[PDB]
Context: bound to proteins that are not shown
Molecule: 12s rRNA
Organism: Homo sapiens
RNA sequence: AUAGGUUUGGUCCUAGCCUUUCUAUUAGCUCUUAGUAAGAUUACACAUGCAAGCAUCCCCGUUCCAGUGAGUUCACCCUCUAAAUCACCACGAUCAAAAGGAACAAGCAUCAAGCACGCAGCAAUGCAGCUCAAAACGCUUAGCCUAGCCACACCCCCACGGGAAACAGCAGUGAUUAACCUUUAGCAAUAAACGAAAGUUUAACUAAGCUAUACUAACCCCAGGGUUGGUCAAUUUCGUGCCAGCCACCGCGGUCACACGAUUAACCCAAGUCAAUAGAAGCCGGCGUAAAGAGUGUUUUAGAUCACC
RNA sequence: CCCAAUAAAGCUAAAACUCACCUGAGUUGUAAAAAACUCCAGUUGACACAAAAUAGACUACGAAAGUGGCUUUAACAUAUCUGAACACACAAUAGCUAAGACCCAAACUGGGAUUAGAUACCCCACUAUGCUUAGCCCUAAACCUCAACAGUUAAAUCAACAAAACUGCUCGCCAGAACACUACGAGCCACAGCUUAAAACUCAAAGGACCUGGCGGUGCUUCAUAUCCCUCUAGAGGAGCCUGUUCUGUAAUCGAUAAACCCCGAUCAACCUCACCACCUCUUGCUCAGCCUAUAUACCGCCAUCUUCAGCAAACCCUGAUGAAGGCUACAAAGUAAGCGCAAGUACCCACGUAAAGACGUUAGGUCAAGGUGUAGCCCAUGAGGUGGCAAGAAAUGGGCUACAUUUUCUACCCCAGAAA
RNA sequence: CGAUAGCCCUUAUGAAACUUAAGGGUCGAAGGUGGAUUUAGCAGUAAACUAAGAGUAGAGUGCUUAGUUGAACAGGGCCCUGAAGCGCGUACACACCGCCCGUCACCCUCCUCAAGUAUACUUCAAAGGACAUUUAACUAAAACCCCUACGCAUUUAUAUAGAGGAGACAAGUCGUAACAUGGUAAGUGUACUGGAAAGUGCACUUGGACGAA
Numbered sequence: 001a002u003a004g005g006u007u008u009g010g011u012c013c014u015a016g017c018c019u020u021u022c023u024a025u026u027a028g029c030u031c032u033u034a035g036u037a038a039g040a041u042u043a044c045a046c047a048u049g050c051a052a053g054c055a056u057c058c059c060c061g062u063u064c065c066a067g068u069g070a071g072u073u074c075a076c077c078c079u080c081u082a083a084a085u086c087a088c089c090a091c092g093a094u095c096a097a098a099a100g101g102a103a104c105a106a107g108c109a110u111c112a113a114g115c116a117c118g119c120a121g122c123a124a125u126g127c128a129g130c131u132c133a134a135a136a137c138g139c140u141u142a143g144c145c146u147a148g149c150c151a152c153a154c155c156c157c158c159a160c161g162g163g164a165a166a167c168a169g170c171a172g173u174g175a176u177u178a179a180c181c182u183u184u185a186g187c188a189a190u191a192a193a194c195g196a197a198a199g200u201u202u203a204a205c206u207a208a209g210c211u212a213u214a215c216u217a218a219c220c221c222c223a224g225g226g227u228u229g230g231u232c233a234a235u236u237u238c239g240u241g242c243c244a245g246c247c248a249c250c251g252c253g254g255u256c257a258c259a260c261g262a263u264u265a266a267c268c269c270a271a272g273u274c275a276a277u278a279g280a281a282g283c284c285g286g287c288g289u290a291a292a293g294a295g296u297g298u299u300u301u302a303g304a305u306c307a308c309c
Numbered sequence: 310c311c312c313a314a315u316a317a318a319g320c321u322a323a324a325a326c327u328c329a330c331c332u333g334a335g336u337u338g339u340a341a342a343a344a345a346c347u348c349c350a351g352u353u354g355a356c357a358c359a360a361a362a363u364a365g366a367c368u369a370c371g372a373a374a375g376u377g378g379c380u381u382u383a384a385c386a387u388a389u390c391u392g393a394a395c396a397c398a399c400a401a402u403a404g405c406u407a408a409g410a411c412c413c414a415a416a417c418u419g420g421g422a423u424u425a426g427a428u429a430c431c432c433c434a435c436u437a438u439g440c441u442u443a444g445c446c447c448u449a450a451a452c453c454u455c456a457a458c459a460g461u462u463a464a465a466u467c468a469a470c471a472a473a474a475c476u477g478c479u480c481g482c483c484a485g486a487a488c489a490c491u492a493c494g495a496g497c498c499a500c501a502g503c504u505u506a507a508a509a510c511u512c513a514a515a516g517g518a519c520c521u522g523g524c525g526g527u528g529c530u531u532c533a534u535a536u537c538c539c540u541c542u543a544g545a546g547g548a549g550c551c552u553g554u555u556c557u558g559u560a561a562u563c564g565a566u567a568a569a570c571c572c573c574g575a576u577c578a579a580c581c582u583c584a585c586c587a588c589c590u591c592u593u594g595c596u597c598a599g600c601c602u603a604u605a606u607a608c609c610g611c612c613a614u615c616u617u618c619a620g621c622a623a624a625c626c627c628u629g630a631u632g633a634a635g636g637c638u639a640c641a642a643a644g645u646a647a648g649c650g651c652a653a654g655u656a657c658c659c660a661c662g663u664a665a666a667g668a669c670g671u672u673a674g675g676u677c678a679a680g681g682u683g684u685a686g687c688c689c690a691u692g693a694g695g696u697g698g699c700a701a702g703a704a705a706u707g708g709g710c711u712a713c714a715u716u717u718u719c720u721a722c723c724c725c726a727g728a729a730a
Numbered sequence: 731c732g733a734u735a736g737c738c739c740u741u742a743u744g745a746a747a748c749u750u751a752a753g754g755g756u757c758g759a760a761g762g763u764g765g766a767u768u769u770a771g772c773a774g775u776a777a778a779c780u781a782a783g784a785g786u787a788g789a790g791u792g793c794u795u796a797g798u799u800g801a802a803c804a805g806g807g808c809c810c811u812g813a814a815g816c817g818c819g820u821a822c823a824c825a826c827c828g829c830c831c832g833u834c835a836c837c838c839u840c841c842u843c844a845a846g847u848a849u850a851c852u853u854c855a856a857a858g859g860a861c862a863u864u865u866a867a868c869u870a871a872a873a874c875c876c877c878u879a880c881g882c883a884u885u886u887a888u889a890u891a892g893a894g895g896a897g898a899c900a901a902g903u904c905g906u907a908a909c910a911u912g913g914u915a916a917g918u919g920u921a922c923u924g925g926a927a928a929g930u931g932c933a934c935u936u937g938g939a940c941g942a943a
Base pairs, nucleotide, nucleotide: 001020003019004018005017006016009520010519011518012517013516021280022279023278024277025276026275028274029272032218033217034216035215036214037213038211039210042175044174045173046172048171049170050169053060067152068151069150077101078100079099081096084094085093105141106140107139108138113131114130117129118127119126120125143149144148154163155162156161182208184207185206186205190204191202192201193200194199224269225268226267227266228265229250230249231248237262238261239260245252246251285483286482287481288470289469293480295399296398297397298396302391303390304389315383316382317381318380319379320378321361327355328354329353331351332350333349335346336345367377369376370375404445405444406443407442408441409440413439414438418434419433420432421431452937456479458477459476460475461474462473485512486511494505495504496503497502521823522822523820524819525818527817528816529815530814531813532812533811537807539806541771542770543769544768545767548711549710550709551708552707553706554705556702557701563574564573585698586697587696588695589694590693591692599687600686602685603684604683608681609680610676611675612674613672615670620649621648625644626636627635628634655664656663657662713764717729718728719727720726731762736757737755738754739753740752741751777799778798779797780796781795782794783793826912828909831905832904834902838897839896840895841894842893843892846890847889848888849887850886853883854881858878859876864872915936916935917934918933919932920931921930922929923928
């Protein structure tokens, strides 16, 4: 949701499960070219290399880029304002340190009490106050609100200090799972650091090599994956006969197998497909008989004008 | 305004119990029997701390539970509604403690009858309990299952029953089932509990409603003419033989083996009739083939009780809102309808009766061994040609025949005799 | 009152008499009317006695048709059982030969309780302490350096010695509580009882009926 199958001798009802659609990963195989994305897997230890200097010695950054998603409502707005840029005696042009103020992931109510969490008061002082059943206090899981942001850089929630010598920067090594790129080249494009100046570095980045997880164009010679009882398109036989075997459901084989293993024919895709996982978060209908008034009355808060009598 | 709201106090009319005169061995007990008590049973005079016929053909009070013998007292709220499992108060009966009575009923108990077994359905006596006072968790089919406050049906129209169907506001619940009126947690005067309430595993499910058949030791009415006896006649089951089942040692056959089968297939097992075996042989093996091998759970064909009957029923129409289905009423509310079945018919002595017919289906009913046919195996065999044997009884069993006296039998006789207990 | 069977022989047929047909000769069981349990008979009915056919060459106490003699019970209504008209119930539809539950050993899966046994995990520093005064100012310079908690102090998780319960399985003995009025109606709460599905007293609804002048 254009929905279908499924109970019972038969039919109707709220229905449970599976399938029909797309996306992200493995195992079984198959696999022409070239281009475009992405690439480590588990908060266990890392061999080996790269990775941060021009500049007249003075200032300069290594809290940069980059990664990790253990833990986690510091992320957004308002108020106050000096550091950073740009002239500077100021006013004034932008970003944004710190602090206060109302919101700010999910689930469990079999977490129901939390135990100073306050007020008046420049000050010696007095009282016990405050929040919650409209979900605080108590536990588990997960990064989030994807021009991006948040916590961290071995750990001790932080670091004087201790455990003690560290790749959550990159390549690659060792241990299980299915998560298995190269121990290459250049700062010529951009940017970051320096400057007085042509100027140096950058595993940020730019390219090459590999990979059906994805897409594109071509391919006269490269073609495989599953099915054929119904859901759902299509099987003529050979051998066995509830043992041998199948799938998601209805169920088959007790000698005529369109259901088991096997060659043909067809069916759905195609360099792809069946097997398995996860997501694409749904309750505006009732409570006599299906799953439903909890025995009744009052009731603090709360909802409506159900009233003019 | 009050018919039985509630709480407090007082009485027992009727029905039980005990005491005593008198009479009788009996009383309770049920389809039938026990068993129980014989200080038992009967009219009468003397007696209650539970329950309250007839008013009960009433619909009443109370929020609900609950409440009807009489008398007295107090008394049954709220001039908007809803509103607790974040609270408070009641709440049928069943269970406890601390003080007492106890006719009757009755958890348990012991005894007595039936059943293979009965800790229960039947009976006897009794306890806990039903009663008065005070305190406990508050348990239900607390069912009128329908939440409360108001209204409506010619605007609104329900799967099906039940009690016909909807508009405004509010509380709790649901969304598969058993698991599970379940552990833990949270609270309790309760220590076998109450309130709230899951996870782990399995499956394509479960429940509610309607229709048909079968069945009911299911109800009313009418019937059974050899059916049920009250009943009539003749038979089996008791004796022997024969013929069928199974069994015994053997190499010696197959099917049937419950109403619907047994002198069964057979209206013939000595020899063919032996579809069973042992011994000796054959491979056109004898028919251009076949099997007497195994399957009625493949058939045709021949049939059986139900069925000693009255429906099966091509094609339409209407009603269940067009569901599985149903279609009856002659003072008539939806059946006409090809065939089949009875009747209608043939034959015997007609018109009685008999014979003969008697469907759709059930028994995977009997027969593949009346006769043919479907599948598996063989066809240098399970096929065929000769001899012999299996047909005798340890024991279980159906049917038929022969007898069980003076209604019998013999001489002859087709029933006037004589005789045999 | 009568012969079954057993002994011998004979007759008709057959290739052979071992039982089938009959007869002759002496002997000849058991039975002075059958109990639970059953069938047929509404008049030519039951019953008893004979003839013929099919059937083999020979063959029944086997199968049919006919002939003779020849009775009685037809009053009662369903208390036992069966049939027709009219209701109800139905957890069965292979259709009451239906479905069904309990317990005793074991089998496959899971969960819970339980004195402890070993490891790992949350919190620990959100707070209580110390204290202290120099040399030295014709340009202004030189000194500020402390131990505090981490240990059987608290929670939870993993396997349960041992015990109990619930599912998927089945075909082992026994007992039908529930579906009919389930043969003792069902269901609710309490207390007791016994291997057992269950029974009993109390108060409730018909999700059955009481047969509807």